[PDB]
Context: one part of a larger RNA, bound to proteins that are not shown
RNA sequence: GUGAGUAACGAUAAUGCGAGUGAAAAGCUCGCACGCCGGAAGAUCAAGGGUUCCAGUCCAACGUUAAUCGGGGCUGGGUGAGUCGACCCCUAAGGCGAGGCCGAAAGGCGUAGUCGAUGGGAAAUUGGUUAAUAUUCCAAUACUUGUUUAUAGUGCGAUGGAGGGACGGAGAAGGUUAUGUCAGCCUGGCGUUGGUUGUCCAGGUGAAAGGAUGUAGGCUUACAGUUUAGGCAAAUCCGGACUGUA
RNA sequence: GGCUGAGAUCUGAUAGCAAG
RNA sequence: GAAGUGGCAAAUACCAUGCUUCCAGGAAAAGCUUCUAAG
RNA sequence: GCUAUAAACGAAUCGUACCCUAAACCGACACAGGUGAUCAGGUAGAGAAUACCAAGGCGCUUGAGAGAACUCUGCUGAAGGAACUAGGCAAAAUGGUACCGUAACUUCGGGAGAAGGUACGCUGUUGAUGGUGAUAGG
RNA sequence: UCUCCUUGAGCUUUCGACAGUCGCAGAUACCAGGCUGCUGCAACUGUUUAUUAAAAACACAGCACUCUGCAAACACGAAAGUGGACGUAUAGGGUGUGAUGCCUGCCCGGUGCUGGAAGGUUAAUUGAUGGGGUUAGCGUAAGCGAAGCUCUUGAUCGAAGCCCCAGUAAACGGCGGCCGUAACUAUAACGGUCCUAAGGUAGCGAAAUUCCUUGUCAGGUAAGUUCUGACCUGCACGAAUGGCAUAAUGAUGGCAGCGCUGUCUCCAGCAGAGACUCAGUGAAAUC
Numbered sequence: 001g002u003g004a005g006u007a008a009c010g011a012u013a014a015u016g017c018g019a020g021u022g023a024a025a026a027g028c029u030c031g032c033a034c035g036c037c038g039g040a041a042g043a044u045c046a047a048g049g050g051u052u053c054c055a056g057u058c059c060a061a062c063g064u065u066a067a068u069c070g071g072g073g074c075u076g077g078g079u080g081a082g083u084c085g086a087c088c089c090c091u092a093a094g095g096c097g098a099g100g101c102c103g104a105a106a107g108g109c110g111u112a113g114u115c116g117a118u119g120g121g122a123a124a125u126u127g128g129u130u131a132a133u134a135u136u137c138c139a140a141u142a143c144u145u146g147u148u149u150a151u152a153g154u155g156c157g158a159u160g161g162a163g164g165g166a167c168g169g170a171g172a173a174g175g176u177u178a179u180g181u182c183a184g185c186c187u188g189g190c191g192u193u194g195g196u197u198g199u200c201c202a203g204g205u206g207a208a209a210g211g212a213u214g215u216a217g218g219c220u221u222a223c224a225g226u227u228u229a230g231g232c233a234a235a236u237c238c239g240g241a242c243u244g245u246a
Numbered sequence: 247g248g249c250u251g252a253g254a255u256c257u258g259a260u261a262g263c264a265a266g
Numbered sequence: 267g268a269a270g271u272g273g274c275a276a277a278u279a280c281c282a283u284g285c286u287u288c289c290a291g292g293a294a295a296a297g298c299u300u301c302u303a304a305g
Numbered sequence: 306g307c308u309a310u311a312a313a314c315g316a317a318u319c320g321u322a323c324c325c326u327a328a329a330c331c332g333a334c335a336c337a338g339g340u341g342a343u344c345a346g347g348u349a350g351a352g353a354a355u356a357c358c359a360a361g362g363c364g365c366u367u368g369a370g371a372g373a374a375c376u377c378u379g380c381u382g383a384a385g386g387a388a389c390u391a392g393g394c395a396a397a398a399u400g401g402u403a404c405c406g407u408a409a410c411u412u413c414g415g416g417a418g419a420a421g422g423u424a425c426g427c428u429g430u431u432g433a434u435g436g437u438g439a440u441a442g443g
Numbered sequence: 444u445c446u447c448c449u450u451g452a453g454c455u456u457u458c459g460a461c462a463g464u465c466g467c468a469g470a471u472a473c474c475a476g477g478c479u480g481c482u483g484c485a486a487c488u489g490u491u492u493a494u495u496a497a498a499a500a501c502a503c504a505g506c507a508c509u510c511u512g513c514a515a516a517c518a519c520g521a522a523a524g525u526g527g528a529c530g531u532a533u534a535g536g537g538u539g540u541g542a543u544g545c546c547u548g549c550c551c552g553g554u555g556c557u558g559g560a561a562g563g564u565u566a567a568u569u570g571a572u573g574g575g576g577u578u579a580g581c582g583u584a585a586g587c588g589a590a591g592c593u594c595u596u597g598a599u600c601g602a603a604g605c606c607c608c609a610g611u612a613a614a615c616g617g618c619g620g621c622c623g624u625a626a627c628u629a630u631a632a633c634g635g636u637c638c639u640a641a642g643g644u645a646g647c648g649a650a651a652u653u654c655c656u657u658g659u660c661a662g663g664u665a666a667g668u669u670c671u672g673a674c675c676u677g678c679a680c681g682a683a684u685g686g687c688a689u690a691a692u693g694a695u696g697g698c699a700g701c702g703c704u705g706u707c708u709c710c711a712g713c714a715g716a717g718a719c720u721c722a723g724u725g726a727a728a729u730c
Stems, first nucleotide, its partner, number of pairs: 001730001008724002015033006034364004042344004048324002052322001053077006062070002082143002084320003088121003094115003100109003125140004144316011156305001160301004168288004174281003179275005184205006190198001210257003217250004222245007230238002253445001263270001289292001330339002346358004367722004375717008384708002388706001393703001401425005410415001412542001426464008435455003441449003465469001477701007484693002489501002505540007517526003543688004548618003553615002555611005562606003573595005580587002619637005646680001647677001658674005
Other pairs, nucleotide, nucleotide, family: 002729cWW003728tHS004727tHH005006cHS005725tWS006726tWH007725tHS010334tWW012715cWS013363tWS014034tWS014364cSS021025tWH022024tHS022068cWS025068tWS026367tWS027065tWH027066tWH036041tWS038359tHS038360tHS040042cHS040360tWH046325tHS047325tHS047327tWW051078tWS051079tWW054131cSS059062tHS059070tWH061072cWS063335cWS065367tWS067366tWW070071tSS071328tHS077132tWS081321tWH082123tWS090295cSS091117tWH091294cSS093116tHS097112tHS098111tWW099110tHS102522cSS103106tHS108523tSS117119tHS119293cWS120296tWS122144cSS124135tSS124141cWH125208cSS129134tWH130132tHS134137tHS141209tWS157304tHS158160tHS158302tWH164297tHS165166cHS165296tHS166295tHH167294tWH172284cWW173282tWW175252tWS177277tWH178276tHS182206tWH186268cSS204269tSS205270tSS206272cWH208259tHH209258tHS213445cHS214215cHS214251tHS215252tWH216251tHS216281tWS234302cSS235301cSS245246cWH265266cWS265267tHS266267cSS278353tWH289291tHS323329tWS324329tSS325327tWS327330tWH327340tWH332336tWS350352tHS350354tHS374718tHS382705tWH383705cWH383709cWW386704tHS386706tHS387393tHS387394cWH387395cWW387704tWH389706cSS390392tHS397703cSS399476tHS400475cWH406420tHS407419tHS408417tHH409416tHS411414tWS412414cHS412689cHS415690tSS434456cWH438452tHS439451tHS440450cWW466468tHS484499cSS486690tWS486691tWS487503tHS491498tWH492496tHS492497tWH499651tHS504541tHS506613tWS511515cSS512531tSS513530tWW513531tWS513532tHH515528tHH516527tHS516535tWS520522tHS520523tHS540683cSS542689tHS546682tWS547683cWH550640cSS551611tWW551614tWH552616tHS561607tWS565603tWS566601tHS567601tHS568600cWW569599cWW570597cWS570598tHS571597tHS572596cWW578589tHS579588tHS582585tHS612615cHH617640tWS617641tWS624631tWS624632tHS625630tWH631632cHS631633tHS638642tWW639641tHS643644cHS643681tWS644682tWH645681tHS645686tWS648675tWS649656cWH649658tHS649676tWW650652tHS652680cWS653655tHS663667tWS663669cWW664666tHS667669tWS682685cSS705708cWH705709cWS
């Protein structure tokens, strides 16, 4: 090339019209109306991606049509942290593993260790602001943890001991808050068509963390003394055994 | 009585937020 | 240049890593609090 | 060295845009598939079902006509009522709550929501009752 | 006085009764079990052929056999090292079967497994003995030939195993024929005989098993190769490759009903998406 200008144009949630811009408008922007989702087709992340984000500009190709539009081209911009996360400290499974064991070689295993989160470990919330960041910026009010210096008092010190951290399934009764709803209040409205100054209509309106406090609940004898077949040594700390106090 | 403890309360708090 | 406080309802969130039960019997280590050792 | 008191001074580095039930990830595609967690408004409702809405977001990147056969997806159907067919496949039908009632058999648990019935809207009056608790009294 | 007790306004919850009232219809939309009878199978919840099979297959609690005394058996590994298990015979491994109820007959010939050792056979090994090669020597020559080295033979020794002797089937397995016979016909309780290791106890049976076969009889239908009940002539059931049942359960198989219907007689009308026409874009296999 033929098939063939044929099938198809990817959820039947749906579009109409007026303006604007433009070479050109069903599709872009604005407006009015209509429709769809609304435990999402809204919002916050993680993973993954990597600039797709925002603006200006362009429409060749890309976009299953057109395109003035775009996650497309081009040129600029944009990501601000002691408190969010990582890093960091700690370890699980599982890796690697001075020495060690095994093995023709290569290597395989494994102790001490050293890594390894999906877990444990310090701490901020409300509001505003950009075209695009916000617990990061700004405002207000907080919190955590360090270093240096100074003043006092004064036995400090660990990879070790003991505590603690620290944890299952199910179920139930409560007390709450988030949140909602009505009201109250504030600001507007008196309605193209009967009525609507009213017991009418619409919109708006409730500040957090923190600091005090110590409630509903939950748990629960406290101290002092003596002594020690234990906690690999030691211990004023734990464990054990005794005696009073409430 | 002691420990813990949501929440409410007080403070935070003359914040912010529209037609001006 | 305005308001900004009452009732009621109410979570699967919080008290609560609680409580009650059961058997299939429920991480670790550090941070942290203490004790001392060598020093 | 440590414990209190403060005063001054610090808290480095890396991530932070954006998508994330997606046109940006995994599916060669701007692909009806898949993708963990979090938030969870209203009126009905047991409900995170469902219907209709809020905030918010969209109308799913070909349209315009026409209104043949035929195909898909639906709705209605006289009389009949499984005669269809391999086969009631598909469809139609049932469906909620409360109360009444419920057979064989059984391992005593069940079967069982067996089967099958009745009531259900709104308006007024009225009885009982749970919760919260203003106002008072101790 | 974040307190307690009594009354309780306002708000709110949950059950009734009576009277009325509208409609074809009040669980009015969305939403939201169809039900029943007989029978096969598998106890059940579960699991599976990602992408044509969800089941009667697998698993399962339960049951049995057997192994395993702890450095356990068993498994990975070349070994070290591991799991088993920081367990210890009420445990762990392997195998079969598969809740439960009632239960589970006979055969140890074969092949396994376990025990035993009298006998036969039997490896490497050890090497006796015999036969050769060579040659110092003896020899006229033919030839014979010591020692040494050497080639070969293979007496003796020799375990397990196998053959043997037993046990064991919830080990793998197996579980027959042929004649005759009773007061109608028929059949055969009975007898005879062969073969075997032994020829099937219960229960079941034209069955998920029955070829012939749509067996026969009964039921159900107007009519039933399917179904249910029964018979037994079981080609070719049968007791843990479990037998017969069994409530409950199952998107399991078969059959039958009520309801309900466009499944059908026999299709009609309507709604949306294509098909068709216009504009834009623009495939396919094939050839």